25S rRNA; 5.8S rRNA from Saccharomyces cerevisiae BY4741: 756 nucleotides with solved positions. The entry is indexed under ribosome biogenesis, DEAD-box ATPases, methyltransferase, nucleolus, RIBOSOME. It was solved by cryo-electron microscopy to 3.04 angstroms. An Rfam search finds the family "Eukaryotic large subunit ribosomal RNA" in it. Its Rfam clan is "LSU clan". The organism belongs to Saccharomyces cerevisiae, within Eukaryota. The entry also models zinc ions. The 2022 paper behind the entry is "Sequence-specific remodeling of a topologically complex RNP substrate by Spb4". The entry has 24 different proteins, among them Pescadillo homolog, Ribosome biogenesis protein ERB1 and 60S ribosomal protein L27-A. The reconstruction used 198,000 particles.

Context: bound to proteins that are not shown
RNA sequence: AUGCCUGAAUAGGGUGAAGCCAGAGGAAACUCUGGUGGAGGCUCG
RNA sequence: CGAAUUUGGGUAU
RNA sequence: AGUAGCAAAUAUUCAAAUGAGAACUUUGAAGACUGAAGUGGGGAAAGGUUCCACGUCAACAGCAGUUGGACGUGGGUUAGUCGAUCCUAAGAGAUGGUUUCAAAGGCCUGA
RNA sequence: CAGGCCACCAUCGAAAGGGAAUCCGGUUAAGAUUCCGGAACCUGGAUAUGGAUUCUUCACGGUAACGUAACUGAAUGUGGAGACGUCGGCGCGAGCCCUGGGAGGAGUUAUCUUUUCUUCUUAACAGCUUAUCACCCCGGAAUUGGUUUAUCCGGAGAUGGGGUCUUAUGGCUGGAAGAGGCCAGCACCUUUGCUGGCUCCGGUGCGCUUGUGACGGCCCGUGAAAAUCCACAGGAAGGAAUAGUUUUCAUGCCAGGUCGUACUGUCUCCAAGGUGAACAGCCUCUAGUUGAUAGAA
RNA sequence: GAUAAGGGAAGUCGG
RNA sequence: UCCGUAACUUCGGGAUAAGGAUUGGCUCUAAGGGUCGGGUAGUGAGGGCCUUGGUCACGGCCUUGG
RNA sequence: CUUGCUACAAUUAACGAUCAACUUAGAACUGGUACGGACAAGGGGAAUCUGACUGUUAACGAGAUUCCCACUGUCCCUAUCUACUAUCUAGCGA
RNA sequence: GGCUGUCUGAUCAGGCAUUGC
RNA sequence: GUAAGCAGUAGAGUAGCCGUUACGAUCUGCUGAGA
RNA sequence: GAACGCGCGAUAC
RNA sequence: UCUUUGAACGCACAUUGCGCCCCUUGGUAUUCCAGGGGGCA
RNA sequence: AGCGU
Numbered sequence: 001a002u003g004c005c006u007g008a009a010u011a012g013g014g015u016g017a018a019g020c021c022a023g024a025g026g027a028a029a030c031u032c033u034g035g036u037g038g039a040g041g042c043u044c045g
Numbered sequence: 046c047g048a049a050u051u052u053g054g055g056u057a058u
Numbered sequence: 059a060g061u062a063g064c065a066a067a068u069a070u071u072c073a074a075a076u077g078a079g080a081a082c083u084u085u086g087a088a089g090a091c092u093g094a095a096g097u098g099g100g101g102a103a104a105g106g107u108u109c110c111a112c113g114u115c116a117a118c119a120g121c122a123g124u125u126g127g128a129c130g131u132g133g134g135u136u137a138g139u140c141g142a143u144c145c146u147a148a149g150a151g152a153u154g155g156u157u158u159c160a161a162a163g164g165c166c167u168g169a
Numbered sequence: 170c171a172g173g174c175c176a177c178c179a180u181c182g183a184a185a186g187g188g189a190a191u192c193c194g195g196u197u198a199a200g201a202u203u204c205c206g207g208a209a210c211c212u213g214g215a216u217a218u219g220g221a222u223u224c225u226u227c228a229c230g231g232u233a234a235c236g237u238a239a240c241u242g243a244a245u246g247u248g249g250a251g252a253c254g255u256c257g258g259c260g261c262g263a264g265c266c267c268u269g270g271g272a273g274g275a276g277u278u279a280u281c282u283u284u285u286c287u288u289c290u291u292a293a294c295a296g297c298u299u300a301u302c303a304c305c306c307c308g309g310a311a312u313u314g315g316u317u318u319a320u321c322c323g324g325a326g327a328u329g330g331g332g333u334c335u336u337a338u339g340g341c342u343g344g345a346a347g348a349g350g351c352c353a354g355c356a357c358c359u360u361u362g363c364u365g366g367c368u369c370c371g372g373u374g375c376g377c378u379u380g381u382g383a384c385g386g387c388c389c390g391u392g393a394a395a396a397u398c399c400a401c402a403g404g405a406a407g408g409a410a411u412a413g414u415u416u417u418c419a420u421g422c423c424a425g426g427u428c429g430u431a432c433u434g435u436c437u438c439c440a441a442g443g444u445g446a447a448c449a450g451c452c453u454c455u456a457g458u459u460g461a462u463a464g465a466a
Numbered sequence: 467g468a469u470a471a472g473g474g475a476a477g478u479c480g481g
Numbered sequence: 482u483c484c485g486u487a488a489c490u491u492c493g494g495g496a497u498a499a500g501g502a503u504u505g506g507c508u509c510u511a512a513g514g515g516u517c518g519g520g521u522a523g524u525g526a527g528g529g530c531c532u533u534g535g536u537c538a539c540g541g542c543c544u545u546g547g
Numbered sequence: 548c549u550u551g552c553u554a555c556a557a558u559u560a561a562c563g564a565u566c567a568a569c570u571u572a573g574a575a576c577u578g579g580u581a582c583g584g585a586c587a588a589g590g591g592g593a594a595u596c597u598g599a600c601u602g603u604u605a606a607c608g609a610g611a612u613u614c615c616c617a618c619u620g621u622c623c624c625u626a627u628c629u630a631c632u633a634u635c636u637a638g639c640g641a
Numbered sequence: 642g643g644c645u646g647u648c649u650g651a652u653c654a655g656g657c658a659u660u661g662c
Numbered sequence: 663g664u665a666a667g668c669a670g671u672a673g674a675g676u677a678g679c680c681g682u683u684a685c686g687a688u689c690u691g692c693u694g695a696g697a
Numbered sequence: 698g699a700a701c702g703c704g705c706g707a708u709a710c
Numbered sequence: 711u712c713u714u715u716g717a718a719c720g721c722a723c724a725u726u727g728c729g730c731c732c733c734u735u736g737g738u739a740u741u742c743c744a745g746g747g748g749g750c751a
Numbered sequence: 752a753g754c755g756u
Stems, first nucleotide, its partner, number of pairs: 001058001003056006012044003015040001019036007063639002070088006089459004098439005104433002109133006118126002138210002140429003144187002149181002163175006191208005211425004217420003220416002227407001228237003241406001245402006254387004259382007266374001267372004271289006280651002290348001294343005303333005313323003349368007388392001441453004462637004467628004472623002476621001482585001484583004489578001491574002514566005520555004525550003531546001534543004590616007597608002643662002645658005667692004675685002698715003701706003720728002729750009
């Protein structure tokens, strides 16, 4: 330095990704608004 | 290309 | 040199008991602390009698001590159901490197 | 003695992995799921009785899922449990927390306070009953319905109607009030214990701990192995006239060896309430401490 | 560790 | 976090236009507890009060006309 | 008084009678809202040098430097209080 | 003398929060 | 720097009727008091 | 040679 | 006579763990359970 | 034990 087998642990706060529901604009693509959803090389001690 | 990467028992390279 | 110093974890006070001897032992009262992430109750490993009772302070517990994880003498650990014992894991390792040009073993049927 | 079948390697390696079965109460100066009392399970074995095996020979019911007191089953070939990543919300059970009434005991009371504290518990095991999911039958759906907190499902058969199943987990009961707890009264220079009551009825949840069900998300060898138990295909063999065959149904009998267990304790278990109204900090209940040379200035 | 009238970095290499 | 405002704001059950008042509330369309009950006249039947004879010791038996 | 058969009306019985059924579903008193009035963690401001680098003295970095305001025992210029420490005593003792 | 937090059931009177401020 | 306690008909408001129970912050007096 | 016991080994100074 | 071991010998071993074979005895006993003796590198 | 002689 790289491992393998069998166990313990992998917590909390904040934020709020796909997907979905109800609206408005547009011929579609789509774009806004509210909710829902609860994801991460996202953040904090 | 870089440093670091919880822990008991067992067990390698 | 009876010097450095007190081995650093805060807060002790009153009355009584024991005792030759009490700041340190015991009981009661007061004050304070840990505050379930404990100064609370258990286990694995490790230690090996340190657990409990009686008696003692020669040494030890860096003052003292009538106290003790000290000393001396005894007592104490009870399992079909809790564990080990059984099984295999990574791996280790006999047989002739881990099943390999090994004669490697058990069972069944039968006038 | 002849014939036939089969393949494949010892053993070690875990007191945190897999694993048959025990609970409550009491008891010592020091021992407890080990002792005592009561109550119960597990495994192995030999056997007996009842019942079934219905004309004499291995049982029936329901369309079905499946049900049963039983209800033979060799070689051979399979299946299940053991046996298995992590995370999120939702539903349910239990322990704790909170809380109302009442029956006791304790504290405070210059004044106020129907007030503050504490008891009101039910083990393993056993019988009856109790299910989301899943599955079965009828039926044939667009004017598309059902439906979760989460948009998933339906001619590969929805909504709807009626049934089957696992017993996880609740409820009632036995264990069991005789136990444990809280009180009051009467006995003694002494083991000095006797007697009498009450141990009841409820509510609540973004609460903590824990178990569990159906889902959804992501990673990935379809997520260790073995001992161990069970089942299924198959059709070998066996079974009747003064006790045919089987005994996965019921009851009855016996046994369970060796080692550890006292005490403390780098890894680990349990974990009340109120304020904070921002993890925090502060205070207290149960339970432990007062340990650390002391006096004076 | 805290407080202090007036001035307010005039201190110090450099608040 | 703390002093003064205003609108709002939770679960069930309910259907039927309201919920202090005088409640009665649309058209069509399955059921909305069960059962019973209808006149004046004519003429036949059965009952009730009358009665007339015969018959058996107030009571039977057989008949006659409202 | 009951009933049977016939004759004229009534068929809005769309009425009446009787037997039998029937009692009042409501609970709870939670909060966030827009408004009116003070707190909210804490010395501020500007421009240059510099480091990764867009569409206007661009922005960004708790990078560096210099000026502005406010404050301060840093100083003029020290002073006071609390805790701890230091000292002696009994015992122990390098 | 006053104030914040907390505790003696509440007033009164006090304890604690390194004069808590 | 005006104690504890009591009183007032003055007192934000809580709680009885369509002149009127009660509770009551705050304010005033005993009170340059109390320590 | 070692361990446990009463030079010795449950026939145990 | 000579406990448990040790080249140390049934197999394992950091355990007083796990077997098999032959004879025999006892507790109801043809089956169960246990004790004793002697073996298996 | 041997499709060894």